[PDB]
Context: bound to proteins that are not shown
RNA sequence: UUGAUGUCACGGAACAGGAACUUGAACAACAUCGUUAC
RNA sequence: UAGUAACGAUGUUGUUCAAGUUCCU
Numbered sequence: 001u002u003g004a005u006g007u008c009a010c011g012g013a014a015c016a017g018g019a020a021c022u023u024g025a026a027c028a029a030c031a032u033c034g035u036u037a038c
Numbered sequence: 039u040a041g042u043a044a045c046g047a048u049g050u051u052g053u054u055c056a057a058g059u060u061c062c063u
Stems, first nucleotide, its partner, number of pairs: 016063002021058004027052002030049009
Other pairs, nucleotide, nucleotide, family: 002003cSS018061cWW020059cWW029050cWW
């Protein structure tokens, strides 16, 4: 939870387009602590 | 009354991803 004498839905590809790419020497020297004296 | 003067010691590692677009025609 339909209606009768009549339904091709197996009657209809979630398909078509798109560079995980651009930049970056594996390198390197002077700092870190606060007070003491008169 | 009412702040001035600058000395002493010699030791020691660090960053190990960052800035982007992260869905539309």
Solved structure of RNA (crRNA (38-MER); Target RNA-1 (25-MER)) from Desulfonema ishimotonii, 63 nucleotides shown. The entry also contains CRISPR-associated RAMP family protein, not shown here. Taxonomically the source falls in Desulfonema (Bacteria, Pseudomonadati, Thermodesulfobacteriota, Desulfobacteria). Primary citation: Huo et al., Nat Microbiol (2023), "Cryo-EM structure and protease activity of the type III-E CRISPR-Cas effector".